[PDB]
Context: bound to proteins that are not shown
RNA sequence: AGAGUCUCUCAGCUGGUACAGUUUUAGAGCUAGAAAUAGCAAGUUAAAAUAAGGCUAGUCCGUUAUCAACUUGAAAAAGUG
DNA sequence: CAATACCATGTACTAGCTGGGAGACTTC
DNA sequence: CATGGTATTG
Numbered sequence: 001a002g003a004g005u006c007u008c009u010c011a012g013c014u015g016g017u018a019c020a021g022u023u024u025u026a027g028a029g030c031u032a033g034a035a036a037u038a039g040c041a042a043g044u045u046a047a048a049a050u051a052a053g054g055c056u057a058g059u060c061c062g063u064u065a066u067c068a069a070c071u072u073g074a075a076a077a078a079g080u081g
Numbered sequence: 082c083a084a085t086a087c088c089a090t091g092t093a094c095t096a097g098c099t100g101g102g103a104g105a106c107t108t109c
Numbered sequence: 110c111a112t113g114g115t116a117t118t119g
Base pairs, nucleotide, nucleotide: 002108003107004106005105006104007103008102009101010100011099012098013097014096015095016094017093018092019091020090021050022049023048024047025046026045029040030039031038032037053061054060055058069080070079071078072077082119084117085116086115087114088113089112
């Protein structure tokens, strides 16, 4: 070095879930002006998307790791100075 | 064009397993 | 954080 145990600590990998954020639309703006604009009113919410998407169609998968060139070869790889 | 400037999804909770490091007891 | 994407400004 190795192994088991105790205490502490750090990291890797996997799973389940929530809250926001954002985007487009909906939430009848009004008045005065031909308009430009001005004055005022209003605001808090929601739906939907949240990697484009994929076939294997699952309540699954889609951001890690790995990668010069060339020759073979479908590729997997091997070979080349 | 070149110089210049701005921008970039975030937080929170939770169930595990594995390995590394430090100190210590005992061993091969 | 860093650096590539993007727009703006000349």

Overview: An RNA structure (TRAC sgRNA), together with DNA, in which 119 nucleotides are resolved. Entry title: SpCas9 bound to TRAC off-target1 DNA substrate. The entry also models magnesium and potassium ions.